[PDB]
Context: one part of a larger RNA, bound to proteins that are not shown
RNA sequence: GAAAUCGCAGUGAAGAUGCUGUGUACCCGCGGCUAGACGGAAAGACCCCGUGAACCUUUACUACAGCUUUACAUUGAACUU
RNA sequence: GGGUUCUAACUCAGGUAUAACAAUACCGAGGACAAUGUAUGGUGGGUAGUUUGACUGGGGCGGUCUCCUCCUAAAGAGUAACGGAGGAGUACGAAGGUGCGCUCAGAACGGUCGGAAAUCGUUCAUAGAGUAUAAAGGCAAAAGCGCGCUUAACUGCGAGACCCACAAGUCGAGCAGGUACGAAAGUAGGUCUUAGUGAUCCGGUGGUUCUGUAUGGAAGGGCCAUCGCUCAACGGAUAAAAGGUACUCUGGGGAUAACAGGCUGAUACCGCCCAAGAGUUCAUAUCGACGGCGGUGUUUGGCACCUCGAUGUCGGCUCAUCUCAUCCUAGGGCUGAAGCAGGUCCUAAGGGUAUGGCUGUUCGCCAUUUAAAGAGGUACGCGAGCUGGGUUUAGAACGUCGUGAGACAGUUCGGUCCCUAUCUACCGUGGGCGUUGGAAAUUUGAGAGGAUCUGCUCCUAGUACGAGAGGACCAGAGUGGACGAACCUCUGGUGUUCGGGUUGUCACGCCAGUGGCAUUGCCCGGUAGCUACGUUCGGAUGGGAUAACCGCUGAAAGCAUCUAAGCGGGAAGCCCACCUCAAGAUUAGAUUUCCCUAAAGAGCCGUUGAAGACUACGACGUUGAUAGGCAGGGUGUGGAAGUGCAGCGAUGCAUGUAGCUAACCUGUACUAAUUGCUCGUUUGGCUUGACC
Numbered sequence: 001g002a003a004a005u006c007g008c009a010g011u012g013a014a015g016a017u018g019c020u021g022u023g024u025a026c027c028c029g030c031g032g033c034u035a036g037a038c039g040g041a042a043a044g045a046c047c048c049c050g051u052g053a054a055c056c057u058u059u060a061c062u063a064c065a066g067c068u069u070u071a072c073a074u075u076g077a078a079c080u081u
Numbered sequence: 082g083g084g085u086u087c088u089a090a091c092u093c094a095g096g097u098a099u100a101a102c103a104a105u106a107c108c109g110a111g112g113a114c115a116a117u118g119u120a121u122g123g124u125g126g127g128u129a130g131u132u133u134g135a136c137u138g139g140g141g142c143g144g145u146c147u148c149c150u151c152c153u154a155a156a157g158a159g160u161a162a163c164g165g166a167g168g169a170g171u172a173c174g175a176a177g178g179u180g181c182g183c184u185c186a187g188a189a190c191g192g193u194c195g196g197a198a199a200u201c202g203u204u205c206a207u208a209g210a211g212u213a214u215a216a217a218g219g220c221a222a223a224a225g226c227g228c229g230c231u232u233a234a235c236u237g238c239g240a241g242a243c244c245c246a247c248a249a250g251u252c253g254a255g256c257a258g259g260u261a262c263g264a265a266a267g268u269a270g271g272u273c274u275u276a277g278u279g280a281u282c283c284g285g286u287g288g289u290u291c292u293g294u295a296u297g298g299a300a301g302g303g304c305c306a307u308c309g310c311u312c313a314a315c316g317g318a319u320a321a322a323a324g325g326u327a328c329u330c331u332g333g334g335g336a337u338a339a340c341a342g343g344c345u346g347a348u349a350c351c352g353c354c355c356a357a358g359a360g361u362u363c364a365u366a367u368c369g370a371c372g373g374c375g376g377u378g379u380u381u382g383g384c385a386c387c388u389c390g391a392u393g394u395c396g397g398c399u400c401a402u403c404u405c406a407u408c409c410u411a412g413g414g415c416u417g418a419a420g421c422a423g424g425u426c427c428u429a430a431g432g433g434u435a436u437g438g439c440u441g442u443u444c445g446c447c448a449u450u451u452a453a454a455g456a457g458g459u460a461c462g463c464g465a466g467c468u469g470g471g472u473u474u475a476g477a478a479c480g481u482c483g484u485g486a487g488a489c490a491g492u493u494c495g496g497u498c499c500c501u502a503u504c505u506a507c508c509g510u511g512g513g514c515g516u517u518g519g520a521a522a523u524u525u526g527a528g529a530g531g532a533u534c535u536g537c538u539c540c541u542a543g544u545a546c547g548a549g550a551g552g553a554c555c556a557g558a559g560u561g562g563a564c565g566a567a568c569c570u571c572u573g574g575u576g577u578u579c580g581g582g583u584u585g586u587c588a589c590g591c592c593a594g595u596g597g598c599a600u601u602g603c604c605c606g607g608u609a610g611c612u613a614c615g616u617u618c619g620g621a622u623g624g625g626a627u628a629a630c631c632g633c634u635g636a637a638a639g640c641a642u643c644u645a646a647g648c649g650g651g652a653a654g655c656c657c658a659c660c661u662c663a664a665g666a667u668u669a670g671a672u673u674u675c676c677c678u679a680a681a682g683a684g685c686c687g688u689u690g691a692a693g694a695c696u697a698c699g700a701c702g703u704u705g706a707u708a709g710g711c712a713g714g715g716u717g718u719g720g721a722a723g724u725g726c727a728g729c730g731a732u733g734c735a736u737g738u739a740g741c742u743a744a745c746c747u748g749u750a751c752u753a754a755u756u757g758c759u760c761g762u763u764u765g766g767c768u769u770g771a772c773c
Stems, first nucleotide, its partner, number of pairs: 003017001006023005026513007035505003039500002047334004052330002054326004060131005066124003070120005076087005091111003095108004134146003143163001147169006170315001171213001172272002177231007185209001187205005211220002214277001216275003235258004241252003247316001260269003283309007291302002341388001342386001343384003347381001349377006358368002394471002396468003400462001401459005408433003411428006435449005476494004480489003514665001518676004523671002528662004534562006546551001564619005572613004579606005584599006623657003630650004677765001682760004686702005707753003710749005717741002723736005
Other pairs, nucleotide, nucleotide, family: 002018cWW005504cWS011016tWH014342cSS014343cSS015342tHS030694tWS033506cWW034035cHS034502tWS037465tWH038460tWS042391tWS044046tHS045391cHH046338cWW048337cWS051318tWH057485cSS058060cWH058484cWS061126tHH065125tHS069121cWW075115cHH076089tWS076113tHS088112tWS088113tWH089112tSS090112tHS091115tWS099104cWS125127cHS126129cHH131322tWS132323cWH133324cWH149215tWS153162tWS154161tHH155160tWW167215cSS168276tWS170278tWS170313tHS172176tWS175232tWW175234tHH184223tWH185210cSS186206tHS192200cWW195199cWH196198cHS196199cWH208210cHS210223tWW219224tWS220223cSS229262tSS233259cWH233269cSS236270cWH237270cWH239254tHS240253tHS244249tWS256270tWH263265tHS263266tHS279312tHS279317tSS280312tWH281310tWH290293cWW293299tHS293300tHS319321tHS324486tSS326328cHS335339cWH338389tWH340392cWW346347cHS346348tHS346378tWS346381cHS348378cWW348380cWW355371cWW356369tSS356370tHS357369tHS359364cHS360366tHS363417tWW364369cWS366424tSS377406tWS378380cHS385386cHS392460tWS393498tWW395441tSS399463cWW405430tHS407409cHS407429tWS408430tWH409452cSS412629tSS419546cSS419550tWW420545cWS420551tSS428628cSS429653cWS433453tWS434454tSS434455cWH440444tHS441470cSS450454tWH451453tHS452534tWS452535cHS463466cHS469498tHS475496tHS483485tHS483486tHS510695tWS510696tWS515669tWS516669cSS519681tSS522672cWH525664tWH526663tWS526666tHS527663tHS540556cWW541555cWS543544cHS543552tWS544553tWH545552tHS547549tHS547550tHS563620cWW569571cHS569612tHS569613tWH571615cWS576608tHS576609tHS580718tSS580740tWS607743tWS608744cWH613614tSS613615tHS626654cWW627652tWH628651tHS629651tHS634644tWH634646tWS635645tHS636642tWH637638cWW637641tWH638640tHS644646cWH664670tHS665667cHS676680cSS679761tHS681761tHS687754cSS692697tWS701754tWS705750tWS705754tHS706751tWH707750tHH716742cWW719738tWS719739tHS720737tSS721739tHS722737tHH728730tHS728731tHS750753cWH
């Protein structure tokens, strides 16, 4: 995905409506119910991984703004040492 | 080579004019300062860009990362693990070359200081020593130990091989040149060997005719030699690099962790074997040291097989279901079993198996009970059934750690729990068809479900037993607790189409009387029904076969022996018995009636019900009490209205237990239930047997 869509004990990609054996079961609704269909929803947020992202921090690195130093320029005169 | 002064650059975010802002002029104040441009040093998470390794029985933490030796390594080589053990990141101009020469360690004996051991002498001594160093393999021609001379620790190379992805690495006779030692043949390209190491780029240095941007030079480059890496993450990403995220995000993974499953069963729990010992004596009533062997899956773990395009965590609630290793109740053996009580073990899973305080707790402790308060499995059952206290988002704080962002199986206060059920399942309740013609009824029971608990009092009997204290079995009688069912007579609850009281307001023309609305306005009662806390009943004392256990007789096995033949007893357990369901029990059963040229019936429709979601089921449809009404009762409420009397009036009294009264009882055709229509037939195949 498609269904003619039962239980149990096994098996088995290791917890089966569907495989083995076996048990049970005439065909189809309606009202309820939620034990299962590893039910639906969201490409697990946990965890790990990727030479992935972001943002935050600092005595990580490298820069820059800002602040600050001196030299030259704008920039001159006189006296003394 | 500094200060002081000056004014004229420059400044004013001073005054006066210029309407204003600005500029301009003057005046005033500063002044070669300040300020700005270029350059430069410092500082600079204020801001940007980034980095912050890998392995790893998940990751982090820790450890490790290159090289050598041994083992693993399975007698060629190679061969892994966070396998078991150790070393290296050097040293040496002699510790290299050669010629020559030598032989060690230990033990015993003798000998001044002097011994266990110094130096000396003797005798044994394949190495028990040494080898610069780890280990292994080697080492007498010593590779070990001395002495002389020396620089072969040479230059150019190298047939040929080992090893090897490459890049590398390793060994090498021989040839040429120049030597060192040796009398010579010869030996020597470092060291007994295997560790002592680092590519490229870039830069430095010593050489070199190779090049030399028009030419000559030069610079620069090339070639040869050599120097600078804990590039130690050692095939070395950059010359240059740490963290946090619970504010987070993306791409992926069940390749890989947390839950649950699986595998396993070390650990755990349970059981058994031996029997030292304890039990006053006495291993085995009870317990079982040192040891041994299993079972379970059940604790703590191991693994990483399933699931990361999602398998929700602990506890509680609700609702369970199974196991038996049994907590109670039942039957037993043994007993350190007098009795009453127990202790152990065997059988036994039918039932039953508390409520509270604390804490989120499971648990645990505690209180009080009980016959007992079992141990477990079920995705540590159960969140598409509920909860959300803890854990485990985002806020905040404390302690602590961090410079910090932050962090903490530390604590604290706070903090959205979705899904209408398709299939399976299950609880109920229908439709269809079938069941050898059809129909209306009544039924058997293959089977299935339910139920199964137990206390106390009296009596036996104060007996048996016992020194006493205490105190029975087995029999019998009653009364409870929990549980379940039915029921509503009683005792109550409810009782929103029953009766009253009463507040506010609105209306019915008004008064009186009533009605609407205010939770049924509120309040007080209360019928039927429904209902528990009320009532009544139930859990059997029976049968059969059994468990453990106890036998009778009895041989194998002259005895003994419950057993092999045979014959008994024996449990709340098993099978019946009790209640309910039950022939789709497709093996569809039985019996009694009814009917078959539309029958017997069934259904539709209608009136309906202590029946009901719809259904179904029950009753009835005029030949009728099915429902409503009506009538008469009952019940409940409690004293209607109107009128009268008393009172100033509110109000009271009388008429009169009045009026009203749901669903109740008993009747009664007044209304509504129309002999309408549909479905359903026509004798029910064949074969054989018996009868006829």

23S rRNA, nucleotides 2004 to 2868 from Psychrobacter urativorans: 773 nucleotides with solved positions.
The work is reported in "A new family of bacterial ribosome hibernation factors" (Helena-Bueno et al., Nature, 2024).
It holds a match to the Rfam family "Bacterial large subunit ribosomal RNA". On this family, see Cannone et al., BMC Bioinformatics 2002: "The comparative RNA web (CRW) site: an online database of comparative sequence and structure information for ribosomal, intron, and other RNAs".
The PDB entry is titled "Cryo-EM structure of P. urativorans 70S ribosome in complex with hibernation factor Balon, mRNA and P-site tRNA (structure 2)".
Released in 2024, the model rests on cryo-electron microscopy data to a resolution of 2.6 angstrom.
The source organism's lineage runs through Bacteria, Pseudomonadati, Pseudomonadota, Gammaproteobacteria and Psychrobacter.